[PDB]
RNA sequence: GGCCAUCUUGCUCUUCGGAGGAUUUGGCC
Numbered sequence: 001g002g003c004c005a006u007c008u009u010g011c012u013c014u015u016c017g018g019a020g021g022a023u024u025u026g027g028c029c
Stems, first nucleotide, its partner, number of pairs: 001029005009022001011020003
C1' cells in the first nucleotide's frame, strides 16, 4: 500500500426511507 472480514461514530445526498463516502477493530497478501 492492497484485499477481505468487522464495530461504533461523524460527513454528504435525502423522498425521512434509502444510498453514498469516511471512521473503528481483526486477519491475510